Solved structure of RNA (P-site tRNA-fMet M1) from Escherichia coli, 77 nucleotides shown. The entry also models magnesium ions. An Rfam search finds the family "tRNA" in it. By type it is a transfer RNA. It comes from the structure "70S initiation complex (tRNA-fMet M1, initiation factor 2 + CUG start codon)". The structure was determined by electron microscopy at 2.6 angstrom resolution and released in 2024. The entry has 48 different proteins, among them 30S ribosomal protein S15, 50S ribosomal protein L29 and 30S ribosomal protein S13. The work is reported in "Structural analysis of noncanonical translation initiation complexes" (Mattingly et al., J.Biol.Chem., 2024).

RNA sequence: CGCGGGGUGGAGCAGCCUGGUAGCUCGUCGCGCUCAUAACGCGAAGAUCGUCGGUUCAAAUCCGGCCCCCGCAACCA
Numbered sequence: 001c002g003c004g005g006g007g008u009g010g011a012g013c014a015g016c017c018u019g020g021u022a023g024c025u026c027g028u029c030g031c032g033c034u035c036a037u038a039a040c041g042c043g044a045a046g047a048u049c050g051u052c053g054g055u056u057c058a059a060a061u062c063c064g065g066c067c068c069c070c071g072c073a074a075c076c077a
Stems, first nucleotide, its partner, number of pairs: 003071005010026004028044005050066005
Other pairs, nucleotide, nucleotide, family: 003072cWW008014tWH008023cWW009024tHH013024cWW019056tWS019058cSS022047tWS027045cWW033039tWW034036tHS058059cHS
């Protein structure tokens, strides 16, 4: 001590009055389709919910700290 929203995998994302197996778009590695390529389809890897403390079978959905980003305030060198 500066007005609000945030932070899920390589990137972007869903769980809001609903705290219950981490799913979906694009990326990586495969397979199929075709004479072959693109397009398209089927698949697999990939995770502390940004990071810690109270609460709690439970997790941004109940809270309190730490760190980062963005709406402007951000001066302006």